[PDB]
Context: one part of a larger RNA, bound to proteins that are not shown
RNA sequence: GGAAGCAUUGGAAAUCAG
RNA sequence: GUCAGCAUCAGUUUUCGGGGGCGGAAAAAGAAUAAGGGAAGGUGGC
RNA sequence: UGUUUAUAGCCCUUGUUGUAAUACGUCCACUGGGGACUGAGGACUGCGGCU
RNA sequence: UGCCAAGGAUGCUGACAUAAUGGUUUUCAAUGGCCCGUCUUGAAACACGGACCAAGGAGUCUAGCAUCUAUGCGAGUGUUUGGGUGAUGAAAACCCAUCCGCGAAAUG
RNA sequence: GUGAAUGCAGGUGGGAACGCCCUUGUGGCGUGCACCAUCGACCG
RNA sequence: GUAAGAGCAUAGCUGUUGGGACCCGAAAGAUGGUGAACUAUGCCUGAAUAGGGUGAAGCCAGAGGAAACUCUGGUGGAGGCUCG
RNA sequence: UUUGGGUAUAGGGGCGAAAGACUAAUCGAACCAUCUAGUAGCUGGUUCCUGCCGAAGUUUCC
RNA sequence: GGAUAGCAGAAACUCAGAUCAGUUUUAUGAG
RNA sequence: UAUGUAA
RNA sequence: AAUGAGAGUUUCUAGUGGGCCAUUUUUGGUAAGCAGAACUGGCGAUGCGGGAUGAACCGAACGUGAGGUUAAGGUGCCGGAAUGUACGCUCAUCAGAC
RNA sequence: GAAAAGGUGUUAGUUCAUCUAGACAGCAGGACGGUGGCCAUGGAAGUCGGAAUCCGCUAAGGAGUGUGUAACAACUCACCUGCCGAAUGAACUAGCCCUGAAAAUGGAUGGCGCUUAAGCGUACUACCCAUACCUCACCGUCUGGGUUAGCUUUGAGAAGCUCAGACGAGUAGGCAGGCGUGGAGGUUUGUGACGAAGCCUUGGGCGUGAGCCUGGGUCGAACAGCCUCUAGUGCAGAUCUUGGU
Numbered sequence: 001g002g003a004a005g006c007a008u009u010g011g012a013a014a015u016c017a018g
Numbered sequence: 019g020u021c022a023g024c025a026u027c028a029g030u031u032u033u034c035g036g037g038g039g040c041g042g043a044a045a046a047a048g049a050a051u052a053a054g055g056g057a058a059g060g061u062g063g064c
Numbered sequence: 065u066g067u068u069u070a071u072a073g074c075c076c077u078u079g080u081u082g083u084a085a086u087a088c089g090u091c092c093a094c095u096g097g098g099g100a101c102u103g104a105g106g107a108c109u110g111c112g113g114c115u
Numbered sequence: 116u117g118c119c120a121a122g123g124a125u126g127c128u129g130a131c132a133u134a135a136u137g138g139u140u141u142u143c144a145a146u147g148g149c150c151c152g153u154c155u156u157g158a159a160a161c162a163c164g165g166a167c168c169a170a171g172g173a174g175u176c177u178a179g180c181a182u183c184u185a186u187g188c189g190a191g192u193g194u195u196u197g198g199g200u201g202a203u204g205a206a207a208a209c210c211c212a213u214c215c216g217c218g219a220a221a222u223g
Numbered sequence: 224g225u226g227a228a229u230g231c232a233g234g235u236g237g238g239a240a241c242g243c244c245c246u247u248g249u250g251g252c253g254u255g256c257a258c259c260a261u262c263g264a265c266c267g
Numbered sequence: 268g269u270a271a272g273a274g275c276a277u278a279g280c281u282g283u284u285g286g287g288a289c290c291c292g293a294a295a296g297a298u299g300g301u302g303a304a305c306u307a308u309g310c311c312u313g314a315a316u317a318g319g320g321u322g323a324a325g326c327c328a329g330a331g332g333a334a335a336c337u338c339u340g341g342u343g344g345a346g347g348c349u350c351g
Numbered sequence: 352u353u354u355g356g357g358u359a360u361a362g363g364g365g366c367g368a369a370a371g372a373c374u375a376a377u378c379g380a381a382c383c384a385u386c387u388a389g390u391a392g393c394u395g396g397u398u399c400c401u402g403c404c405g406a407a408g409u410u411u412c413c
Numbered sequence: 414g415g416a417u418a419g420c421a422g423a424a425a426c427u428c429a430g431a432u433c434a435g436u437u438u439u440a441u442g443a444g
Numbered sequence: 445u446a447u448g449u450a451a
Numbered sequence: 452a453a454u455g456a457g458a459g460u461u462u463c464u465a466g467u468g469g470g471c472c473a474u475u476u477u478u479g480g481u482a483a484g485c486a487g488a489a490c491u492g493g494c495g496a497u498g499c500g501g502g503a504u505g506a507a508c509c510g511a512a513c514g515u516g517a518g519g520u521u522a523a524g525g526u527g528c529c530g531g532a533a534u535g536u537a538c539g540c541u542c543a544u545c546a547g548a549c
Numbered sequence: 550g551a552a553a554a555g556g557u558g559u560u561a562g563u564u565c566a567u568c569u570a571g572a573c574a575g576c577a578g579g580a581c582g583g584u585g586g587c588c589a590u591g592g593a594a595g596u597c598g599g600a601a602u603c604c605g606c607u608a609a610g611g612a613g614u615g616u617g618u619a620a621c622a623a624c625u626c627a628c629c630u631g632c633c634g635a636a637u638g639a640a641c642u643a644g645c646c647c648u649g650a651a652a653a654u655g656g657a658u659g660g661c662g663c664u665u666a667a668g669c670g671u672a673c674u675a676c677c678c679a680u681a682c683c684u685c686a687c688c689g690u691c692u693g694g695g696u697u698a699g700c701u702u703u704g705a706g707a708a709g710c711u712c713a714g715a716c717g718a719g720u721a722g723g724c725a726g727g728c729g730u731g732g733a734g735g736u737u738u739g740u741g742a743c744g745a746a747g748c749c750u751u752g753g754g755c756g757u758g759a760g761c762c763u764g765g766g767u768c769g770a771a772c773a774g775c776c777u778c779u780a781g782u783g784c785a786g787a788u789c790u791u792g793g794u
Base pairs, nucleotide, nucleotide: 006147007146008145009144010143011142012141013140014139015138016137017136019131020130021129022128023127024126025125026124027103028102029101030100031099032098033097034096035095036094037092038091039090040089041088049081052078053077054076055075056074063067112119113118114117150165151164152163153162166794167793168792169791170790171789176286177285178284179283180282181281183279184278185277186276187275188274191217192216193215197211198210199209221225222224233262234261235260236259237258240254241253242252243251244250264269265268289396290395292393296386297385298384299383300382301381305362306361308359309358310357311356312355313354314353315352318350319349320348321346325342326341327340328339329338330337331336363374364373366371399727400726401725402724403723404722409418411416412415413414419467420466421464422463423462424461426459432456433455434454436453437452438451439450440449442447470494471493472492473491475489476488478486479485499510500509501508514687515686516685517684518683519682520681524677525676526675527661528660529659533674535673536672537671538670539669540668547663554648555647556646558645559644560643561642562641563640564639565638566637567636575632576631577630578629579628581605583603587599588598611626615624616623688717689716690715691714692713693712694711695710696709728783730780731779732778733777734776735775736774737773739772740771747767748766749765750764752763753762754761755760
């Protein structure tokens, strides 16, 4: 690395409540 | 305020053990030990 | 090769050791641990236990 | 009297707030995820509509009838055709003479 | 054209609701709306 | 139908019937207008109707021809001429 | 023989010998405006949320 | 195509010493 | 073994 | 009788009047298909687990969640889960897993 | 289905056969005499062929199992004998394996792969997870009970409070409660140039939701809550309209 959008769970980074 | 650890409990649940009743051919066997019977996939012997 | 416990033993029946043990099934208003999730409610009443 | 594992958790501590928790945004990972509407059929699929955004854009008013509910009055009921009246908006509100509508009697 | 309680604007049973009781609760008795079956009438 | 009258009015909801009737949409028609044409078939006043080739009728010199009639050489410009 | 300008004008169809009719026409039509929001058992679309109840899916007669 | 009914609700009644049931037994006969 | 009727 | 459930009617007012699939009985059959009924089922108004994928197959029917346990199907890897235990069969130069 | 079967493929069986009187198999042999039985023809002597299919001997040898031969002969087996020493043969059934046809780019137990399976059959344990089952919390709905001398438990917006249980898909259809917009009457001693409305925002918060509140920014003149009234009141679509891109 010949689709993308999305959902779920978290990570990272950034930022809020504090 | 946040997040932790433990303890003693409650609810649900899972996973290991221990002990003891009762049942059955009041297990079957088995072991040990006395009768008899039979033999082998026949041992020692022959 | 053929035989019947002998210089191995085995099988069958009975007695005994016996109320043997054990396995399996079942029960204990018997018991000892490990793990996880949950903490609804919000003075006191209730049902019980120990006193 | 009290105590209790008896009509649902409390106790003892810590650490940490110059962060942990809880978010939010972007992104990644794993897992799942067929384009919406319309129409047809038992059912699909076809087929038709859809480049994008903003604004507009389709059960309304009225007359009649009926049901149900509410309100007022009740053998009655209905003022607003009209008249009266209303100085502050007078197209309102307020008042009601005579009628009339429906009902209170049915049947041919 | 005519034009309505015969009869508490009629009796029986069930029935809302109420009353009095005493085995007292239950059940009995009385009253009995609405409504529904019943015998009845009065007007065309 | 009577038999101890239950109606009338208003408002709301709902359903229903008609009014454009939930919104948009169909090929015609009618009434009144505006512009045309298409064909014929006539007419007035104008402008172009050209050019090349063939060469009607007619005429002349004649020649034959008794005459009629025919032919030669020209002239001639019409074939509802022909052609580009 | 075409053509410019100006012009006039009859204009469907069958019937009938003709005449006449029998309906049309403004000829074949075109365009405009009204009627008209003609006639739709049809096509396409028809705009917020949550909750509760919840079918039939076909007899039997016209 | 319309009514009837069925299935779903509403309104208003009577009914609990009562009636029901996509169910099974028991009994009777019959096939 | 099924059927219809009753309990 | 048993078991279950409170059991009844009246009015009146919506929507519905199809089909598809499958089992069984039966009616015929025909090269063979199938054709005709009845029967109650399933879909239809309905997601979800499994069957690699699926209108009809196996399970299961739905508020938002935490935990536990299962159905059907599965436990070599993709893929969560025994390259488990025990007894057999099979070697296909076109095995089988249906 | 192509299904009737075929395979010197394997595995279990079922039945029937022989077997120290020696099982098969293999070696050593015999495999004879009438007879070259009878017809047939170049000929066929068991084996070109056509009919017979008799026989003596044995342990056994056919009017011959095939090769062979011009025809014999020769070889061979049917059957016997000896050496050898034990199991062997025939017909069936069942399982699995191959076959029991099918063409036309590469392709499928889903794939990788798998061969004492990761195939087929059985048994036994363990394990995996559905929205299903169990317990619990919460939401809603339904149902049942309770709640006024309004008891110092104060919890009577009785339209409120409280207790308990069950239930939760849902088309047509039915019923209920809410959110939002323009305008009207009432009200809030309502908000506002110290900033209304609008708009923007990877700010925050509330509600199951429709939606609401708020911070920051921009902005510059009006607007909102509550109770009622009212309607030209809510769009993703109509080959929608208009404008913009």
Primary citation: Ugolini et al., Mol.Cell (2022), "Chromatin localization of nucleophosmin organizes ribosome biogenesis". An RNA from Schizosaccharomyces pombe: 794 nucleotides with solved positions. The entry also models zinc ions. Rfam match: Eukaryotic large subunit ribosomal RNA. For this family Rfam cites "The comparative RNA web (CRW) site: an online database of comparative sequence and structure information for ribosomal, intron, and other RNAs" (Cannone et al., BMC Bioinformatics, 2002). Clan: LSU clan. The reconstruction used 172,500 particles. Entry title: Ytm1 associated nascent 60S ribosome State 2.